[PDB]
Context: bound to proteins that are not shown
RNA sequence: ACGAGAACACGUAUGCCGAAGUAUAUAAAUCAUCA
RNA sequence: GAUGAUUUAUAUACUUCGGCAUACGU
Numbered sequence: 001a002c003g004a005g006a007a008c009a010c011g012u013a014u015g016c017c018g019a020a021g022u023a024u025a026u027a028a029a030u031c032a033u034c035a
Numbered sequence: 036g037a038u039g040a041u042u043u044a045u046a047u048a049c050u051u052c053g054g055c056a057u058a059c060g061u
Base pairs, nucleotide, nucleotide: 010060011059012058013057016054017053018052019051021049022048023047024046025045027043028042029041030040031039032038033037034036
Other pairs, nucleotide, nucleotide, family: 015055cWW
C1' cells in the first nucleotide's frame, strides 16, 4: 500500500461494375507578280 | 524572259454518366 489491477475499438470488406476520344470534315481556294 | 505570292493553322458537339453510398459481429 492510488474506484484500483489485468484489457489492441478489434475481425471480415477490390473505390469497384458497364461504358470507343468518338461524330461530322477533300490541304484546298485564288491567278497573278516582276523585266 | 524569270518568279511564285496570299487566305484559313483545326471548327462545331459531348466534358463523365448509371449503380452500390457502408454492412455484419461483441
Source information: This is an experimental structure of RNA (crRNA; Target RNA) from Staphylococcus epidermidis RP62A, with 61 nucleotides shown. The entry also contains CRISPR system Cms endoribonuclease Csm3, CRISPR system Cms protein Csm2, CRISPR system Cms protein Csm4 and CRISPR system Cms protein Csm5, not shown here. It comes from the structure "The structure of S. epidermidis Cas10-Csm bound to target RNA". The work is reported in "The structure of a Type III-A CRISPR-Cas effector complex reveals conserved and idiosyncratic contacts to target RNA and crRNA among Type III-A systems" (Paraan et al., Plos One, 2023). Released in 2023, the model rests on cryo-electron microscopy data to a resolution of 3.1 angstrom. The sample was in a buffer at pH 7.5.